[PDB]
The depositors describe the entry as "Variant 14 of Ribonucleoprotein Core of the E. Coli Signal Recognition Particle". An RNA structure (4.5 S RNA), in which 49 nucleotides are resolved. Keywords: GU PAIR, HEXAMINE, RNA PHASING, RNA, CATION BINDING, SIGNALING PROTEIN-RNA COMPLEX. Crystals were grown from: 20Mm NaOH-MES pH 5.6, 200mM KCl, 12% Isopropanol, 4mM Cobalt Hexamine, VAPOR DIFFUSION, SITTING DROP, temperature 293K. Method: X-ray diffraction, resolution 2.5 angstrom. The entry became public in 2007.

RNA sequence: GGGCCUGUUUACCAGGUCAGGUCCGAAAGGAAGCAGCCAAGGCAGGUCC
Numbered sequence: 001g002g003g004c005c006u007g008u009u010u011a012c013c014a015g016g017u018c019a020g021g022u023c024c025g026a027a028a029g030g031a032a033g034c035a036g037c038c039a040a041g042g043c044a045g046g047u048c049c
Base pairs, nucleotide, nucleotide: 001049002048003047004046005045006044007043008042009041010040015038016037017036022031023030024029
Other pairs, nucleotide, nucleotide, family: 018034tWH018035tWS019034tWH020033tHS021032cWW025027tHS025028tHS
């Protein structure tokens, strides 16, 4: 270093899902989406290659 595992960490900086809110629509309905969480990354360990 890689795989698997565990602990920990990570406001926004083209991941996913999006409570709340917002946007466009007369409606029907569309859209973009923060936090969260999921995931991903960081820092370590255990373990196997």